RNA sequence: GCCGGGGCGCCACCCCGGAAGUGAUGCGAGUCGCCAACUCGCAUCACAAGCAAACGCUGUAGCCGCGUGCCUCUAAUAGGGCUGGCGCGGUUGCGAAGGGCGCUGGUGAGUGCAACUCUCACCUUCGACCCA
RNA sequence: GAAGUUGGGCGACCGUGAAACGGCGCUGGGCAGGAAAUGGCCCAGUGACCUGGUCAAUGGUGAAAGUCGGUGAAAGACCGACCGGUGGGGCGUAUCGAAAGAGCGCAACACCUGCCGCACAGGAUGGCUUCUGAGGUACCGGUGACGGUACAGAACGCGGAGGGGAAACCUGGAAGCGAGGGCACCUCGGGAAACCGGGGGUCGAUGCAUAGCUCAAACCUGUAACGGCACCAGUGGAGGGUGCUGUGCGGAGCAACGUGGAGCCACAGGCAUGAAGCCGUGGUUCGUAGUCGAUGAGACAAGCGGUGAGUAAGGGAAGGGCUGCGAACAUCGCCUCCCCGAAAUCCAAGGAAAGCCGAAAGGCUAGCCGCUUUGUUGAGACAGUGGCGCCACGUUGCGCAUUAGCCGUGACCUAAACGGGGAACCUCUUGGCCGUACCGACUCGGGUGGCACCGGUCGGGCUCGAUGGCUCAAGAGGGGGAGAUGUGAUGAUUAGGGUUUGACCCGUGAUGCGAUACGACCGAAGCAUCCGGGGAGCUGUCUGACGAAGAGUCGGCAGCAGUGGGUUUGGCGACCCGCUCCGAAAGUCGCAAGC
Numbered sequence: 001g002c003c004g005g006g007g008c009g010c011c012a013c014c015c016c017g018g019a020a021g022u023g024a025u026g027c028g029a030g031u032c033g034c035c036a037a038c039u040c041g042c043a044u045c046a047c048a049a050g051c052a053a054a055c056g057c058u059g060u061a062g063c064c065g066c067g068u069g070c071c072u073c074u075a076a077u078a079g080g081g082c083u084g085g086c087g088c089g090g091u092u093g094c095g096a097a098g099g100g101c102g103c104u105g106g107u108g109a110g111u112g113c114a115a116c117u118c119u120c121a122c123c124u125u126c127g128a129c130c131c132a
Numbered sequence: 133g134a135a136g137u138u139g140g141g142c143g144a145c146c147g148u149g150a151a152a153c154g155g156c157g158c159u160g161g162g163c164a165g166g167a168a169a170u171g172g173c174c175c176a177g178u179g180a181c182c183u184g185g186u187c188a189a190u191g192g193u194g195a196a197a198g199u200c201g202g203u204g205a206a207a208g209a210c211c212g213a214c215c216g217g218u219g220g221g222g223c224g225u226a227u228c229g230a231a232a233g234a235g236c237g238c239a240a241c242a243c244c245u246g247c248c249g250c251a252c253a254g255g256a257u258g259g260c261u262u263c264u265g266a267g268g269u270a271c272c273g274g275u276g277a278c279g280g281u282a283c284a285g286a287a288c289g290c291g292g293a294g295g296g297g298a299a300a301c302c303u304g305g306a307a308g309c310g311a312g313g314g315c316a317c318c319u320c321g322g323g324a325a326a327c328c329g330g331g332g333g334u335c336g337a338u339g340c341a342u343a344g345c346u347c348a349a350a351c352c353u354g355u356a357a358c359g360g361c362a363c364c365a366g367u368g369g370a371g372g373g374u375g376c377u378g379u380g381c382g383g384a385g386c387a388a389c390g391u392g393g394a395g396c397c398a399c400a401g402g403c404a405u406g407a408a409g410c411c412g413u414g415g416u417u418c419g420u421a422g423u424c425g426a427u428g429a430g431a432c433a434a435g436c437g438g439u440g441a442g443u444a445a446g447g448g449a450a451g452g453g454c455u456g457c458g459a460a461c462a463u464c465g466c467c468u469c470c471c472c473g474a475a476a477u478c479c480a481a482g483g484a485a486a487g488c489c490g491a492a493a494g495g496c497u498a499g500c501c502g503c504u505u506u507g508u509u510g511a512g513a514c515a516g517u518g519g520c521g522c523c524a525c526g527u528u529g530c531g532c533a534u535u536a537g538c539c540g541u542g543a544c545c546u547a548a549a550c551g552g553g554g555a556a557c558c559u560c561u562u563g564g565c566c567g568u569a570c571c572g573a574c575u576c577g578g579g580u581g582g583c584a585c586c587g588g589u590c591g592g593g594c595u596c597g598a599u600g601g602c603u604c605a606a607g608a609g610g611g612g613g614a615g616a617u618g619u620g621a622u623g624a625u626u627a628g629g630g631u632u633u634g635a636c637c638c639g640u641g642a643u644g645c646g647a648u649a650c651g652a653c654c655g656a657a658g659c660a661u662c663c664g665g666g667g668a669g670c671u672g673u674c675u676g677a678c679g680a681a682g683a684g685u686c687g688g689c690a691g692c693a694g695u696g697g698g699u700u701u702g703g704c705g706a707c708c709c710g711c712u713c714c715g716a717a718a719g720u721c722g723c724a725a726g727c
Base pairs, nucleotide, nucleotide: 002018005015006014007013023045024044025043026042027041028040056727057726058725059094060093061092062091063090064089065088066087067086068085069082070081071080072079098131099130100129101127102126105123106122107121108120109119110118133464134463136461137460138459141345142344145552146551147550148549154182155181156179157178158177159176160175161174162173163172184545185544186543187542188541191539192538193537198214199213200212201211202210216244217243218242219241222238223237224236225235227234228233247383248382249381250380251379252354253353254352255351257350260339262337263336268283269282270281271280272279273278288310289309290308294303295302296301313335314334315333317332318331319330320329321328322327359377360376361375362374363373364372385530386529387528388527389526390525391524392523393522395520396519397518398517399516401411402410403409414654415653416652418651419650420649422514423513424512430509431508432507433506434504435503437501438500439499446471447470448469450468451467452466478483487496488495489494557610558609559608560607561606562605563604564602565601566600570592571591572590573589576587577586618723619722620721621720622719628714629713636666637665639663641662642661643660644659669692670691671690672689674688675687676686677685678684693712694711696709697708698707
C1' cells in the first nucleotide's frame, strides 16, 4: 500500500496502523427479513498458507419515417447542412472518459521605430476534430 | 492560394398570441447645449413600420418605362437619333502622390430599360440575444438581506471601489488618468474634382452566429464595407493601390394536359471473380432482363490527319487542380473551354492593337474535332427500371391598368413576441433557542515566512446570553433549458388548465401515411381523422354552519369505494395510516445492466 488512526493555516511533514481469510462449505441475528440480499455474526473445514482493493464512467456519429419550418447547391431530382434542425417513434456503429491538436478570453515576456491586432509559454473554454 | 459549415451567442415546459408590452417614424408642446443646423432628453396623440404562416371571399388605395422621331391599329417594348451612367484602353493636365494609382477634360467603341414596385447589401445611430450585472448613483417599498423605477461607457490602455469562487483566479459604465477614431452626420470656408481646414452632434462589448431565435424597423447610399485571393509599385510589408467577391427579381406571360426532341439523377456495400455468381430487409409459395468484353470494358499518353487562334465588354443547363481542412460540402479567388466581338490609336497602308516571331510576305504553336494488328494500367460499358426538369408545337383556363405592390375581413396555427413558476445545492437576513465567555477581521512583522501567543488598527468586550452553534421557523439572492442502457423517486396534492357547451385518459375499433440493397405488396412503433368507452370520491336520504328561515352551498363525521405508503413484508400472506378533476419541464438522487 486498503481505509489514515490522528495532528499541527492546508503548516509543511510527521507519527501512525484503523491490515489483510488472506478462503470456501453452510446458517442465522439483518429495515427487513420465501432471499432475487445484507447488518452483525456464527458453525464447519480451511491456503492450512495463502494473501481485501477496479471504482468509475454511461456519451457520441448518425441514418429511416411522420408532422412542422429554413439555408446553400443544380434548370429540377440528387448532394451538404441548420444541436440527430425541431417534436415523436424506429434502428446501425463507435465509446464507456484517457491523451493530442485547434478555438474563445486572459496573464506574463520578447521580436520589436511602431503590438489589444506579431511571436513564445502557461491558465481557462469547449471539445463536436483526431489518436488510442 | 484562403478556410466558412459539419465544431462554440439562444434552443426546456406552461399560458397569451399576430393582438399586446417595447422600440421606431410622424404631428404637437416643452427642456439642455450651441452663432445656426444636424442631433440628444421629457410629455401627449397617432401608425400602410419591427410584427408571420396556410386556407377563403369580395373590397380600399395605387405606380412605371431617359427624351424625340418613324413603323404600326397599337410603341415603355420594334427600329433610328440624341442625352445619361458604367468598362477596358488612348491622349492631355490646373491637380494629388517617390512610384503604382486617384481626380478632371477630349474623342471613338462596348454594356445598361437611366423608370417603378419588391427583395437584398453597406455605414452610423438604434434597442434585441448574450455580457457588464448576485455591479454604481438617486428615489420609492421593507426591520433586513434585497425588490421596483430612472440614469450613467466612442474603440483601446493604466487604475481597482464593487461582484463571484474554498484558493488560483474570473468580472469590472466606482472614481480618476492616457488616447482622439467612425459617421454613405450637421454647418461654414478653399479647389472644377478626388480632398484639405475651422466649429458642433452622436457613438459600451457581441452577432468575424451560413440556416430554426436575435442581429429588425428607421436615415443615407447602390457596391462606397471587414475579411480573402491575384497583380502593380516598393522606402522590399505590423505597408500604399488596383480587379473580383461587391446587387437581384418582376414589369406579360403563367399553370394543367397532350404530341415530339435532346439532356440529367439513382442502382450504394460485403464475400468472390475467365470477371460470372451469392448475400443483405420486420416478412413475401416476390423479381432485378439482355448484348459486348482480361483473343482487353474503360481511362490516360503518344503519333497521323483536318481546322487553327479574337484583346475589352457580352453571352453558356460549359469545366478544374493544389493549398486549410482527418475528411466531405459550398463560397471567394486564380485558370481553361465554346458562341458573338469592337474602337481609340500605330503603320512600309500589307497589317498590328487582338496567341508567339516578323515590317511584310510568311513562319511557329497552344486549343478544338475525328482516327489509329500503337504504348501504360486494368473491369466494367451499353442498355433496363424508377425519377427529374428544359425546349418546340397544340388544347383549355387565367392573365397583359381599375394591373403589380401595399393595406383591409373571417377560420385555424405557432421554434416570432410577451408573461409565469421551478427542486437539490451554495450564500445571506430576521426571529426563537443554546452556551461558556472576553474574542473576530486585521497592510504586515520577530519565532513556524503565514503563526503558536504577541505587537500597531477596528469593533464587541456581560445588555449576564453579544460571537459562535441548531434535521427550528419565516424570508432574500444565485442556481434551472430535453436525442439515444432499463426501471424508479423527487421537482409536483406545483406551474397551469377544468367541471356536461366537458380539460383529459384509454382502445388489442376502423381508415390512410408509414422499416435501413433496389422496385412492388403486407406492414410494428409513432402520427392524423372518424368512431366508441371512462372522466369531476361516494352517498348518508347523517349532522353543523351558511344561505334567509327554504332550495341549495360549505364543511364534520360515518361507512363505503377507489387509492398510495409502511408494518410480520425483493413476491409470505395478512394489518394499519394517508389520500378523492386533469396535469408538465430543466435540474437532482437511487437501483439494475454494459465497459
The PDB entry is titled "Cte-A695U-branching,Mg,active". The RNA from Comamonas testosteroni KF-1 has 727 modelled nucleotides. The reconstruction used 68,379 particles. The 2025 paper behind the entry is "Structures of a natural circularly permuted group II intron reveal mechanisms of branching and backsplicing".